The RNA (THF riboswitch) has 89 modelled nucleotides. The structure was determined by X-ray crystallography at 1.77 angstrom resolution and released in 2014. Rfam match: THF (Tetrahydrofolate) riboswitch aptamer. Rfam describes the family as follows. Tetrahydrofolate (THF) riboswitch was first reported for Ames et al. as an RNA motif in 5' untranslated (5'-UTR)regions of folate transport and biosynthesis genes in Firmicutes genomes. Its family is annotated with tetrahydrofolate metabolic process in the Gene Ontology. A reference for the family is Ames et al. (2010), "A eubacterial riboswitch class that senses the coenzyme tetrahydrofolate", Chem Biol. The work is reported in "A Disconnect between High-Affinity Binding and Efficient Regulation by Antifolates and Purines in the Tetrahydrofolate Riboswitch" (Trausch and Batey, Chem.Biol., 2014). Entry title: Structure of the THF riboswitch bound to 2,6-diaminopurine.
[PDB]
RNA sequence: GGAGAGUAGAUGAUUCGCGUUAAGUGUGUGUGAAUGGGAUGUCGUCACACAACGAAGCGAGAGCGCGGUGAAUCAUUGCAUCCGCUCCA
Ligand code: 6AP
Numbered sequence: 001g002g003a004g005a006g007u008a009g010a011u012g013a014u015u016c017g018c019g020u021u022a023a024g025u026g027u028g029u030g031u032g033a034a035u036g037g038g039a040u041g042u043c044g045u046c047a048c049a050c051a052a053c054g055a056a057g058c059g060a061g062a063g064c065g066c067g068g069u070g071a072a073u074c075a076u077u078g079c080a081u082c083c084g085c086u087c088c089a
Stems, first nucleotide, its partner, number of pairs: 001088004009077009018067003027051007037083005057064002
Other pairs, nucleotide, nucleotide, family: 005084cWW006036cSS006037cHS007078tHS008044tSS008078tHS019022cSS023055tWH023067tWS024054tHS024067tSS026052cWW034044cWW035042tWH042044cWH056065tSS059061tHS059062tHS079080cHS
C1' cells in the first nucleotide's frame, strides 16, 4: 500500500413497566456533559434551566386500549481528523 473489527446512538420486534389525576415523547432558546483501544470533535447523542404547544379512553371483571411513553433482551444499522489494533500484500 489493501481490507477489516470496534463508540455515542438509530429503527423494528418481543417482554416487563410508567402515564392516562398527563408525566413522558416531540419543538424552541440557553448552559453543560459523555461518546470505537488512545487524542480531538459535532450539523450526531445526552442532562439541566427557561419557553410554546399537546393527548383516548374504557370494561361487571380477568383485563382491553391509547402515548411520536421508560427499560431490558434481540435483530438490522452504526465515528469525522489523526494514532493504535487485526488480517492480507
Ligand atoms: N459521535 C459518536 N458517534 C458519532 C458521533 N457523531 C456523529 N456525527 N456521528 C457518529 N456516528